[PDB]
Context: bound to proteins that are not shown
RNA sequence: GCCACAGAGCA
DNA sequence: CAAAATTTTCGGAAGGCATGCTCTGTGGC
DNA sequence: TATTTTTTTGCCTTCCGAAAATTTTG
Repeated sequence: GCCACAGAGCA
RNA backbone atom coordinates (compact mmCIF):
# COMPACT_ATOMS: atom_id res chain seq x y z
P G A 1 -2.73 4.57 2.09
O5' G A 1 -1.79 3.30 1.87
C5' G A 1 -0.66 3.37 1.02
C4' G A 1 -0.67 2.26 0.00
C3' G A 1 -1.90 1.37 0.00
O3' G A 1 -3.10 1.97 -0.51
C1' G A 1 0.00 0.00 0.00
P C A 2 -3.51 2.02 -2.07
O5' C A 2 -4.09 0.57 -2.36
C5' C A 2 -4.23 0.10 -3.69
C4' C A 2 -4.17 -1.40 -3.77
C3' C A 2 -5.46 -2.14 -3.46
O3' C A 2 -6.37 -2.16 -4.55
C1' C A 2 -3.66 -3.19 -2.34
P C A 3 -7.95 -2.01 -4.28
O5' C A 3 -8.40 -3.45 -3.80
C5' C A 3 -8.20 -4.59 -4.62
C4' C A 3 -8.23 -5.87 -3.82
C3' C A 3 -9.50 -6.11 -3.02
O3' C A 3 -10.56 -6.65 -3.80
C1' C A 3 -7.62 -6.51 -1.65
P A A 4 -12.03 -6.00 -3.72
O5' A A 4 -12.98 -7.26 -3.52
C5' A A 4 -13.80 -7.36 -2.37
C4' A A 4 -13.30 -8.43 -1.43
C3' A A 4 -14.05 -8.56 -0.12
O3' A A 4 -15.24 -9.33 -0.24
C1' A A 4 -11.74 -8.49 0.32
P C A 5 -16.60 -8.81 0.42
O5' C A 5 -16.42 -9.14 1.97
C5' C A 5 -16.09 -10.45 2.39
C4' C A 5 -15.59 -10.47 3.81
C3' C A 5 -16.47 -9.78 4.84
O3' C A 5 -17.57 -10.58 5.25
C1' C A 5 -14.23 -9.11 5.16
P A A 6 -19.00 -9.89 5.52
O5' A A 6 -18.82 -9.21 6.95
C5' A A 6 -18.47 -9.99 8.08
C4' A A 6 -17.99 -9.13 9.22
C3' A A 6 -18.90 -7.99 9.63
O3' A A 6 -20.00 -8.40 10.42
C1' A A 6 -16.69 -7.20 9.49
P G A 7 -21.45 -7.75 10.16
O5' G A 7 -21.43 -6.43 11.04
C5' G A 7 -21.34 -6.50 12.46
C4' G A 7 -20.66 -5.28 13.04
C3' G A 7 -21.45 -3.99 12.99
O3' G A 7 -22.43 -3.89 14.01
C1' G A 7 -19.25 -3.59 12.25
P A A 8 -23.82 -3.14 13.72
O5' A A 8 -23.42 -1.60 13.70
C5' A A 8 -22.85 -0.98 14.84
C4' A A 8 -22.33 0.39 14.52
C3' A A 8 -23.31 1.35 13.88
O3' A A 8 -24.21 1.92 14.81
C1' A A 8 -21.26 1.46 12.73
P G A 9 -25.69 2.33 14.34
O5' G A 9 -25.50 3.78 13.73
C5' G A 9 -24.86 4.80 14.47
C4' G A 9 -24.58 6.02 13.63
C3' G A 9 -25.76 6.56 12.84
O3' G A 9 -26.63 7.34 13.62
C1' G A 9 -23.87 6.43 11.44
P C A 10 -28.18 6.95 13.73
O5' C A 10 -28.87 7.85 12.61
C5' C A 10 -28.62 9.24 12.54
C4' C A 10 -28.93 9.80 11.18
C3' C A 10 -30.26 9.36 10.57
O3' C A 10 -31.36 10.09 11.07
C1' C A 10 -28.53 9.19 8.95
P A A 11 -32.49 9.36 11.96
O5' A A 11 -33.28 8.47 10.91
C5' A A 11 -34.52 8.90 10.36
C4' A A 11 -34.33 9.65 9.06
C3' A A 11 -35.53 9.63 8.12
O3' A A 11 -35.57 10.85 7.38
C1' A A 11 -33.68 8.60 7.06
P DC B 1 -58.08 -38.38 -52.40
O5' DC B 1 -58.35 -38.84 -50.89
C5' DC B 1 -57.55 -38.33 -49.83
C4' DC B 1 -56.22 -39.06 -49.76
C3' DC B 1 -55.49 -38.93 -48.42
O3' DC B 1 -54.79 -40.13 -48.13
C1' DC B 1 -54.16 -38.00 -50.13
P DA B 2 -54.72 -40.69 -46.63
O5' DA B 2 -53.16 -40.79 -46.32
C5' DA B 2 -52.37 -41.79 -46.95
C4' DA B 2 -50.93 -41.34 -47.12
C3' DA B 2 -50.14 -41.15 -45.83
O3' DA B 2 -48.79 -41.56 -46.02
C1' DA B 2 -50.19 -39.12 -47.01
P DA B 3 -47.89 -42.04 -44.79
O5' DA B 3 -46.42 -41.55 -45.18
C5' DA B 3 -45.85 -41.94 -46.42
C4' DA B 3 -45.16 -40.77 -47.09
C3' DA B 3 -43.92 -40.24 -46.36
O3' DA B 3 -42.89 -39.99 -47.30
C1' DA B 3 -45.44 -38.48 -46.76
P DA B 4 -41.36 -39.92 -46.81
O5' DA B 4 -40.97 -38.38 -46.98
C5' DA B 4 -41.66 -37.57 -47.92
C4' DA B 4 -41.36 -36.10 -47.68
C3' DA B 4 -40.25 -35.83 -46.66
O3' DA B 4 -39.49 -34.72 -47.08
C1' DA B 4 -42.19 -34.73 -46.00
P DA B 5 -37.98 -34.51 -46.56
O5' DA B 5 -37.74 -32.94 -46.76
C5' DA B 5 -38.24 -32.29 -47.92
C4' DA B 5 -39.01 -31.04 -47.54
C3' DA B 5 -38.22 -30.02 -46.72
O3' DA B 5 -38.16 -28.78 -47.42
C1' DA B 5 -40.38 -30.40 -45.79
P DT B 6 -37.26 -27.58 -46.87
O5' DT B 6 -38.29 -26.66 -46.08
C5' DT B 6 -39.51 -26.28 -46.70
C4' DT B 6 -40.47 -25.67 -45.69
C3' DT B 6 -39.86 -24.60 -44.79
O3' DT B 6 -40.44 -23.34 -45.08
C1' DT B 6 -41.27 -26.11 -43.58
P DT B 7 -39.82 -21.99 -44.46
O5' DT B 7 -40.83 -21.63 -43.28
C5' DT B 7 -42.21 -21.46 -43.55
C4' DT B 7 -43.03 -21.54 -42.28
C3' DT B 7 -42.65 -20.51 -41.20
O3' DT B 7 -43.73 -19.63 -40.98
C1' DT B 7 -42.98 -22.70 -40.29
P DT B 8 -43.57 -18.37 -39.99
O5' DT B 8 -44.21 -18.88 -38.62
C5' DT B 8 -45.55 -19.37 -38.61
C4' DT B 8 -45.86 -20.08 -37.31
C3' DT B 8 -45.64 -19.23 -36.04
O3' DT B 8 -46.89 -19.04 -35.37
C1' DT B 8 -44.76 -21.44 -35.81
P DT B 9 -46.97 -18.21 -34.00
O5' DT B 9 -46.90 -19.33 -32.87
C5' DT B 9 -47.84 -20.39 -32.87
C4' DT B 9 -47.44 -21.49 -31.90
C3' DT B 9 -47.32 -21.06 -30.44
O3' DT B 9 -48.17 -21.86 -29.63
C1' DT B 9 -45.45 -22.36 -31.10
P DC B 10 -48.47 -21.45 -28.11
O5' DC B 10 -47.42 -22.31 -27.26
C5' DC B 10 -47.42 -23.73 -27.36
C4' DC B 10 -46.30 -24.33 -26.52
C3' DC B 10 -46.08 -23.67 -25.16
O3' DC B 10 -45.86 -24.67 -24.17
C1' DC B 10 -44.06 -23.70 -26.35
P DG B 11 -46.66 -24.62 -22.78
O5' DG B 11 -45.72 -25.44 -21.77
C5' DG B 11 -44.66 -24.78 -21.08
C4' DG B 11 -43.35 -25.53 -21.24
C3' DG B 11 -42.19 -24.95 -20.45
O3' DG B 11 -42.18 -25.48 -19.09
C1' DG B 11 -41.53 -25.26 -22.70
P DG B 12 -41.53 -26.91 -18.71
O5' DG B 12 -39.96 -26.63 -18.64
C5' DG B 12 -39.05 -27.65 -19.03
C4' DG B 12 -37.68 -27.06 -19.32
C3' DG B 12 -36.97 -26.43 -18.11
O3' DG B 12 -35.65 -26.97 -18.00
C1' DG B 12 -36.93 -24.96 -19.95
P DA B 13 -34.81 -26.80 -16.65
O5' DA B 13 -33.46 -26.09 -17.13
C5' DA B 13 -32.69 -26.67 -18.17
C4' DA B 13 -31.83 -25.63 -18.87
C3' DA B 13 -30.89 -24.85 -17.95
O3' DA B 13 -29.59 -24.81 -18.52
C1' DA B 13 -32.19 -23.35 -19.23
P DA B 14 -28.33 -24.33 -17.64
O5' DA B 14 -28.07 -22.83 -18.14
C5' DA B 14 -27.77 -22.58 -19.51
C4' DA B 14 -27.74 -21.09 -19.80
C3' DA B 14 -26.94 -20.26 -18.80
O3' DA B 14 -26.13 -19.32 -19.49
C1' DA B 14 -29.13 -19.39 -19.01
P DG B 15 -24.55 -19.29 -19.25
O5' DG B 15 -24.21 -17.74 -19.08
C5' DG B 15 -24.81 -17.00 -18.03
C4' DG B 15 -25.44 -15.72 -18.55
C3' DG B 15 -25.15 -14.48 -17.71
O3' DG B 15 -25.07 -13.33 -18.54
C1' DG B 15 -27.47 -14.86 -17.76
P DG B 16 -24.22 -12.04 -18.07
O5' DG B 16 -25.24 -10.82 -18.25
C5' DG B 16 -26.60 -10.98 -17.89
C4' DG B 16 -27.21 -9.67 -17.43
C3' DG B 16 -26.48 -9.00 -16.27
O3' DG B 16 -26.75 -7.61 -16.27
C1' DG B 16 -28.56 -9.88 -15.52
P DC B 17 -25.91 -6.62 -15.31
O5' DC B 17 -26.96 -6.23 -14.17
C5' DC B 17 -28.09 -5.43 -14.49
C4' DC B 17 -29.17 -5.58 -13.44
C3' DC B 17 -28.72 -5.37 -12.01
O3' DC B 17 -28.73 -3.98 -11.70
C1' DC B 17 -30.23 -7.23 -12.18
P DA B 18 -27.82 -3.42 -10.50
O5' DA B 18 -28.79 -3.48 -9.23
C5' DA B 18 -29.97 -2.70 -9.19
C4' DA B 18 -30.92 -3.20 -8.13
C3' DA B 18 -30.31 -3.32 -6.74
O3' DA B 18 -30.41 -2.08 -6.06
C1' DA B 18 -31.54 -5.29 -7.28
P DT B 19 -29.34 -1.69 -4.93
O5' DT B 19 -29.45 -0.10 -4.82
C5' DT B 19 -30.72 0.50 -4.67
C4' DT B 19 -30.60 1.93 -4.18
C3' DT B 19 -29.22 2.32 -3.67
O3' DT B 19 -28.39 2.74 -4.75
C1' DT B 19 -30.89 3.04 -2.14
P DG B 20 -26.80 2.81 -4.56
O5' DG B 20 -26.56 4.19 -3.79
C5' DG B 20 -26.98 5.41 -4.38
C4' DG B 20 -26.98 6.53 -3.36
C3' DG B 20 -25.69 6.70 -2.60
O3' DG B 20 -24.77 7.44 -3.37
C1' DG B 20 -27.54 6.86 -1.12
P DC B 21 -23.27 6.91 -3.56
O5' DC B 21 -22.50 7.41 -2.26
C5' DC B 21 -22.06 8.76 -2.19
C4' DC B 21 -22.32 9.34 -0.81
C3' DC B 21 -21.27 9.04 0.23
O3' DC B 21 -20.19 9.93 0.11
C1' DC B 21 -23.45 8.78 1.15
P DT B 22 -18.70 9.44 0.43
O5' DT B 22 -18.67 9.32 2.02
C5' DT B 22 -18.91 10.47 2.82
C4' DT B 22 -19.18 10.08 4.25
C3' DT B 22 -18.09 9.25 4.89
O3' DT B 22 -17.05 10.09 5.35
C1' DT B 22 -20.22 8.34 5.41
P DC B 23 -15.54 9.55 5.37
O5' DC B 23 -15.42 8.82 6.78
C5' DC B 23 -15.87 9.48 7.95
C4' DC B 23 -16.00 8.49 9.10
C3' DC B 23 -14.84 7.54 9.24
O3' DC B 23 -13.81 8.16 9.99
C1' DC B 23 -16.90 6.37 9.45
P DT B 24 -12.35 7.49 10.07
O5' DT B 24 -12.30 6.92 11.56
C5' DT B 24 -11.47 5.82 11.87
C4' DT B 24 -12.29 4.66 12.39
C3' DT B 24 -11.51 3.38 12.61
O3' DT B 24 -10.97 3.37 13.92
C1' DT B 24 -13.68 2.96 11.63
P DG B 25 -9.44 2.95 14.17
O5' DG B 25 -9.51 1.36 14.25
C5' DG B 25 -10.47 0.74 15.09
C4' DG B 25 -10.70 -0.70 14.67
C3' DG B 25 -9.42 -1.51 14.45
O3' DG B 25 -9.33 -2.54 15.42
C1' DG B 25 -11.03 -1.88 12.71
P DT B 26 -7.94 -3.31 15.66
O5' DT B 26 -8.03 -4.57 14.68
C5' DT B 26 -9.17 -5.42 14.73
C4' DT B 26 -9.10 -6.47 13.65
C3' DT B 26 -7.69 -7.02 13.40
O3' DT B 26 -7.67 -8.42 13.65
C1' DT B 26 -8.80 -6.46 11.35
P DG B 27 -6.28 -9.22 13.62
O5' DG B 27 -6.21 -9.79 12.13
C5' DG B 27 -7.35 -10.43 11.57
C4' DG B 27 -7.04 -10.95 10.18
C3' DG B 27 -5.58 -11.31 9.93
O3' DG B 27 -5.50 -12.55 9.25
C1' DG B 27 -6.31 -9.78 8.30
P DG B 28 -4.14 -13.41 9.27
O5' DG B 28 -3.68 -13.43 7.74
C5' DG B 28 -4.58 -13.89 6.74
C4' DG B 28 -4.11 -13.47 5.36
C3' DG B 28 -2.61 -13.64 5.11
O3' DG B 28 -2.39 -14.27 3.85
C1' DG B 28 -3.28 -11.44 4.58
P DC B 29 -1.47 -15.58 3.75
O5' DC B 29 -0.73 -15.44 2.34
C5' DC B 29 0.57 -14.86 2.28
C4' DC B 29 0.69 -13.92 1.10
C3' DC B 29 2.04 -13.25 0.95
O3' DC B 29 2.92 -14.08 0.20
C1' DC B 29 0.28 -11.65 0.69
P DT C 1 -2.77 -39.16 -4.72
O5' DT C 1 -3.41 -39.06 -3.26
C5' DT C 1 -4.72 -39.55 -3.02
C4' DT C 1 -5.70 -38.41 -2.80
C3' DT C 1 -7.16 -38.80 -2.85
O3' DT C 1 -7.58 -39.28 -1.58
C1' DT C 1 -6.78 -36.77 -4.06
P DA C 2 -7.79 -40.86 -1.33
O5' DA C 2 -9.38 -41.03 -1.22
C5' DA C 2 -10.16 -41.23 -2.39
C4' DA C 2 -10.67 -39.91 -2.94
C3' DA C 2 -12.19 -39.83 -3.09
O3' DA C 2 -12.74 -39.07 -2.03
C1' DA C 2 -10.99 -38.83 -4.94
P DT C 3 -13.54 -39.80 -0.84
O5' DT C 3 -14.89 -40.30 -1.54
C5' DT C 3 -15.98 -39.41 -1.72
C4' DT C 3 -17.21 -39.89 -0.98
C3' DT C 3 -18.15 -38.80 -0.53
O3' DT C 3 -19.08 -38.49 -1.58
C1' DT C 3 -17.81 -40.40 1.22
P DT C 4 -19.32 -36.96 -2.02
O5' DT C 4 -20.86 -36.68 -1.66
C5' DT C 4 -21.43 -37.18 -0.45
C4' DT C 4 -21.44 -36.12 0.64
C3' DT C 4 -21.32 -34.67 0.15
O3' DT C 4 -22.49 -33.96 0.47
C1' DT C 4 -19.97 -35.08 2.06
P DT C 5 -23.36 -33.28 -0.69
O5' DT C 5 -24.33 -32.29 0.09
C5' DT C 5 -23.81 -31.46 1.13
C4' DT C 5 -24.81 -30.38 1.47
C3' DT C 5 -24.51 -29.00 0.88
O3' DT C 5 -25.47 -28.70 -0.13
C1' DT C 5 -25.35 -28.89 3.11
P DT C 6 -25.16 -27.58 -1.24
O5' DT C 6 -26.21 -26.43 -0.91
C5' DT C 6 -27.59 -26.74 -0.80
C4' DT C 6 -28.34 -25.66 -0.06
C3' DT C 6 -28.05 -24.23 -0.52
O3' DT C 6 -29.27 -23.52 -0.70
C1' DT C 6 -27.78 -24.39 1.81
P DT C 7 -29.27 -21.97 -1.12
O5' DT C 7 -29.25 -21.20 0.28
C5' DT C 7 -28.68 -19.90 0.36
C4' DT C 7 -28.40 -19.53 1.80
C3' DT C 7 -27.62 -18.24 1.97
O3' DT C 7 -28.51 -17.15 2.01
C1' DT C 7 -26.84 -19.96 3.47
P DT C 8 -28.38 -15.96 0.93
O5' DT C 8 -29.88 -15.45 0.75
C5' DT C 8 -30.87 -16.31 0.22
C4' DT C 8 -32.23 -15.64 0.23
C3' DT C 8 -33.27 -16.28 -0.67
O3' DT C 8 -34.56 -16.03 -0.16
C1' DT C 8 -32.71 -14.15 -1.51
P DT C 9 -35.81 -16.93 -0.62
O5' DT C 9 -36.58 -16.00 -1.66
C5' DT C 9 -37.01 -14.71 -1.26
C4' DT C 9 -37.26 -13.83 -2.47
C3' DT C 9 -38.11 -14.47 -3.57
O3' DT C 9 -39.44 -13.96 -3.52
C1' DT C 9 -36.26 -13.18 -4.44
P DG C 10 -40.57 -14.56 -4.48
O5' DG C 10 -40.51 -13.61 -5.77
C5' DG C 10 -40.54 -12.20 -5.61
C4' DG C 10 -40.13 -11.50 -6.89
C3' DG C 10 -40.86 -11.99 -8.15
O3' DG C 10 -41.67 -10.95 -8.67
C1' DG C 10 -38.50 -11.72 -8.51
P DC C 11 -42.63 -11.21 -9.94
O5' DC C 11 -41.74 -10.75 -11.18
C5' DC C 11 -41.11 -9.48 -11.16
C4' DC C 11 -40.10 -9.36 -12.28
C3' DC C 11 -40.62 -9.78 -13.65
O3' DC C 11 -40.78 -8.63 -14.48
C1' DC C 11 -38.40 -10.59 -13.23
P DC C 12 -41.52 -8.76 -15.90
O5' DC C 12 -40.33 -9.05 -16.92
C5' DC C 12 -39.24 -8.14 -17.01
C4' DC C 12 -38.09 -8.75 -17.79
C3' DC C 12 -38.49 -9.52 -19.03
O3' DC C 12 -38.64 -8.63 -20.13
C1' DC C 12 -36.70 -10.59 -17.83
P DT C 13 -39.24 -9.15 -21.52
O5' DT C 13 -37.95 -9.62 -22.34
C5' DT C 13 -36.86 -8.73 -22.49
C4' DT C 13 -35.62 -9.48 -22.97
C3' DT C 13 -35.77 -10.19 -24.31
O3' DT C 13 -34.62 -9.95 -25.11
C1' DT C 13 -35.06 -11.73 -22.67
P DT C 14 -34.70 -10.08 -26.71
O5' DT C 14 -33.70 -11.27 -27.05
C5' DT C 14 -32.35 -11.21 -26.59
C4' DT C 14 -31.74 -12.59 -26.54
C3' DT C 14 -31.98 -13.45 -27.79
O3' DT C 14 -30.75 -13.76 -28.41
C1' DT C 14 -32.37 -14.68 -25.77
P DC C 15 -30.71 -14.57 -29.80
O5' DC C 15 -30.52 -16.09 -29.34
C5' DC C 15 -29.49 -16.43 -28.42
C4' DC C 15 -29.59 -17.88 -28.00
C3' DC C 15 -29.85 -18.87 -29.13
O3' DC C 15 -28.96 -19.96 -29.04
C1' DC C 15 -31.42 -19.19 -27.39
P DC C 16 -28.59 -20.83 -30.34
O5' DC C 16 -29.19 -22.27 -30.01
C5' DC C 16 -29.48 -22.63 -28.67
C4' DC C 16 -30.45 -23.80 -28.63
C3' DC C 16 -30.83 -24.35 -30.01
O3' DC C 16 -30.83 -25.77 -29.98
C1' DC C 16 -32.77 -23.81 -28.81
P DG C 17 -30.73 -26.60 -31.35
O5' DG C 17 -30.45 -28.10 -30.87
C5' DG C 17 -31.41 -29.11 -31.14
C4' DG C 17 -32.34 -29.31 -29.96
C3' DG C 17 -33.46 -30.32 -30.19
O3' DG C 17 -33.49 -31.28 -29.15
C1' DG C 17 -34.35 -28.28 -29.36
P DA C 18 -34.09 -32.74 -29.41
O5' DA C 18 -35.66 -32.56 -29.17
C5' DA C 18 -36.13 -32.17 -27.89
C4' DA C 18 -37.60 -31.81 -27.94
C3' DA C 18 -38.46 -32.74 -28.80
O3' DA C 18 -39.45 -33.38 -28.00
C1' DA C 18 -38.96 -30.45 -29.21
P DA C 19 -40.45 -34.46 -28.63
O5' DA C 19 -41.74 -33.60 -29.00
C5' DA C 19 -42.32 -32.75 -28.02
C4' DA C 19 -43.35 -31.83 -28.64
C3' DA C 19 -44.39 -32.52 -29.53
O3' DA C 19 -45.69 -32.06 -29.18
C1' DA C 19 -43.41 -30.72 -30.68
P DA C 20 -46.98 -32.94 -29.54
O5' DA C 20 -47.95 -31.88 -30.27
C5' DA C 20 -48.18 -30.62 -29.66
C4' DA C 20 -48.39 -29.55 -30.72
C3' DA C 20 -49.47 -29.87 -31.76
O3' DA C 20 -50.47 -28.87 -31.73
C1' DA C 20 -47.47 -29.09 -32.80
P DA C 21 -51.80 -29.03 -32.63
O5' DA C 21 -51.47 -28.14 -33.92
C5' DA C 21 -51.03 -26.80 -33.76
C4' DA C 21 -50.55 -26.23 -35.08
C3' DA C 21 -51.50 -26.44 -36.26
O3' DA C 21 -51.79 -25.19 -36.86
C1' DA C 21 -49.29 -27.10 -36.83
P DT C 22 -53.06 -25.03 -37.84
O5' DT C 22 -52.40 -24.82 -39.27
C5' DT C 22 -51.37 -23.86 -39.43
C4' DT C 22 -50.52 -24.17 -40.65
C3' DT C 22 -51.31 -24.51 -41.91
O3' DT C 22 -51.27 -23.40 -42.81
C1' DT C 22 -49.35 -25.89 -41.61
P DT C 23 -51.76 -23.55 -44.34
O5' DT C 23 -50.42 -23.95 -45.12
C5' DT C 23 -49.21 -23.27 -44.82
C4' DT C 23 -48.06 -23.81 -45.64
C3' DT C 23 -48.35 -23.94 -47.14
O3' DT C 23 -47.24 -23.47 -47.88
C1' DT C 23 -47.67 -26.04 -46.25
P DT C 24 -47.32 -23.37 -49.49
O5' DT C 24 -46.53 -24.68 -49.97
C5' DT C 24 -45.26 -24.97 -49.41
C4' DT C 24 -44.84 -26.40 -49.73
C3' DT C 24 -44.93 -26.79 -51.21
O3' DT C 24 -43.72 -27.41 -51.61
C1' DT C 24 -46.00 -28.40 -49.86
P DT C 25 -43.01 -26.97 -52.98
O5' DT C 25 -42.66 -28.36 -53.68
C5' DT C 25 -43.66 -29.35 -53.82
C4' DT C 25 -43.13 -30.72 -53.45
C3' DT C 25 -43.13 -31.73 -54.59
O3' DT C 25 -42.15 -32.73 -54.34
C1' DT C 25 -44.74 -32.36 -52.99
P DG C 26 -41.54 -33.59 -55.55
O5' DG C 26 -41.68 -35.11 -55.06
C5' DG C 26 -42.85 -35.51 -54.35
C4' DG C 26 -43.25 -36.92 -54.73
C3' DG C 26 -43.07 -37.26 -56.20
O3' DG C 26 -42.98 -38.67 -56.36
C1' DG C 26 -45.38 -36.99 -55.71